[PDB]
About this RNA
This is an experimental structure of RNA (mRNA with a 27 nt long spacer), together with DNA, with 66 nucleotides shown. It comes from the structure "Escherichia coli transcription-translation complex C2 (TTC-C2) containing a 27 nt long mRNA spacer". It was solved by electron microscopy to 7 angstrom. Wang et al. published it in Science in 2020: "Structural basis of transcription-translation coupling".

Context: bound to proteins that are not shown
RNA sequence: UUGAUUUGGUGAGAGG
DNA sequence: CCCTGTCTGGCGTCCTCTCACCTATGA
DNA sequence: TCATATTA
DNA sequence: TTACGCCAGACAGGG
Numbered sequence: 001u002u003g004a005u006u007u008g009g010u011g012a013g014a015g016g
Numbered sequence: 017c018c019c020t021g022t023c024t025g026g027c028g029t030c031c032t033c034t035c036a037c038c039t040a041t042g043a
Numbered sequence: 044t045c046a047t048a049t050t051a
Numbered sequence: 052t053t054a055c056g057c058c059a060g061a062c063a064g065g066g
Stems, first nucleotide, its partner, number of pairs: 010036007017066012040047004
Other pairs, nucleotide, nucleotide, family: 005006cWS008038cWW009037cWW022060cWW
């Protein structure tokens, strides 16, 4: 040199 | 001065999945 | 739009 | 706005 955004944080509910 | 209530801080289970919701101001 | 800065 | 429950740890009060 051939591409991109949730984690961040809250609340609620659920599984084993 | 040694007991003593009283107050202040510091804990409180691991792993996973789904959804929504996010500072006001302002000449 | 671009700085102003924390309560019933 | 408040509505945990111990459990240590430090502190002013008093016989």